[PDB]
RNA sequence: GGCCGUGCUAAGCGGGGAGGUAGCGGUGCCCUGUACCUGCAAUCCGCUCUAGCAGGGCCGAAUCCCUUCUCGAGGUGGUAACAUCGACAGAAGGUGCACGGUC
Repeated sequence: GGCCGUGCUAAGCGGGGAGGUAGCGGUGCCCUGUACCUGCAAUCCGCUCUAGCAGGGCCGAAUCCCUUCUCGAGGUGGUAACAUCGACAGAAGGUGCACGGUC
C1' cells in the first nucleotide's frame, strides 16, 4: 500500500411538477411506484442557508450512502412546433473509526 472479514457509527429510512415563502421544509393538488410510526397544519403548521419540530424506532461504509452523466414516466408556460424542469431505471466516480485476516 492493495482487498477481503467482523464490530460501531456519519449519511440514509424516498424523490419530483405546479404553487406558496425573505429563504428552507411539512400538510394540500398532481406525477412517479412501494418508499419507518405517531402528534401539528393553507386566510396554515414547523424551521433558519447544517433550514420541518417533538417523541418512539430501523439499517450499518455500499445492489444500500454522496456526486455527475445517460434515459425518460409526468408536470408547467404555448393554439402548436417548441421551451423548461424532471420520478423510475441504467452507467461512471467519490466516501469513516477500531480490530483481525491475508498477499

The RNA (Bacillus subtilis small cytoplasmic RNA (scRNA),RNA) with a sequence from Bacillus subtilis subsp. subtilis str. 168 has 103 modelled nucleotides. The PDB entry is titled "Structure of the complete bacterial SRP Alu domain". It holds a match to the Rfam family "Bacterial large signal recognition particle RNA". The family's RNA type in Rfam is non-coding RNA gene. Gene Ontology terms of the family: signal recognition particle, plasma membrane targeting and SRP-dependent cotranslational protein targeting to membrane, signal sequence recognition. About the family: The signal recognition particle (SRP) is a universally conserved ribonucleoprotein involved in the co-translational targeting of proteins to membranes. NCBI's taxonomy places the organism under Bacteria, Bacillati, Bacillota, Bacillaceae, Bacillus subtilis subsp. subtilis. The work is reported in "Structure of the complete bacterial SRP Alu domain" (Kempf et al., Nucleic Acids Res., 2014). Method: X-ray diffraction, resolution 3.1 angstrom. The entry became public in 2014.